An RNA, together with DNA: 95 nucleotides with solved positions.
It was solved by X-ray diffraction to 2.51 A.
Huang et al. published it in Nat Commun in 2020: "Structural basis for two metal-ion catalysis of DNA cleavage by Cas12i2".
The PDB entry is titled "Crystal structure of Cas12i2 ternary complex with single Mg2+ bound in catalytic pocket".
Crystallisation conditions: 0.2 M Ammonium acetate, 20% PEG 3350.
Context: bound to proteins that are not shown
DNA sequence: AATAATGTCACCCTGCTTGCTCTGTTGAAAGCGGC
DNA sequence: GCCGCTTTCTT
């Protein structure tokens, strides 16, 4: 001391008002990387002329 | 000799994007006056 | 004992 709230979350050609379930958290600062396109520049393959 | 498919390696570029470490915090324990 | 303060505590 005020009746309301998923504390955050995850699986399933199954999503679930009786499905099954996991979690000590925060703040700052550094760090390491990565992706979409778009450019350099090496290799190899495969073919042919 | 090449030209070209197509594919495998790196390396650059703006704007995003996430994992991870460092150094830390959420106190502990006892007496006191007024209730 | 609780409540709110206070201290000092090297475990």
């Nucleotide at each position: 001391a005020g009746a309301a709230a998923u504390c955050c979350g995850u699986c399933u050609u199954u999503c679930a008002u009786u499905g099954a379930c996991g979690g000590a958290a925060c703040a700052g600062a550094g760090c390491a990387a990565g992706c979409a396109g778009g450019g350099u520049g090496a290799c190899a393959u495969u073919a042919u002329u």